[PDB]
Context: bound to proteins that are not shown
RNA sequence: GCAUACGACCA
DNA sequence: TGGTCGTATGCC
Numbered sequence: 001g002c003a004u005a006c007g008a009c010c011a
Numbered sequence: 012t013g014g015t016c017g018t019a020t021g022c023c
Stems, first nucleotide, its partner, number of pairs: 001022011
Other pairs, nucleotide, nucleotide, family: 001023cWS
C1' cells in the first nucleotide's frame, strides 16, 4: 500500500 | 434489514 473477516455504534 | 467506523491480521 493492498486485502480479508467481522467487532462496535447507528438506523 | 441496511449503513459507517475501527480492530487484528495476512500478503506481493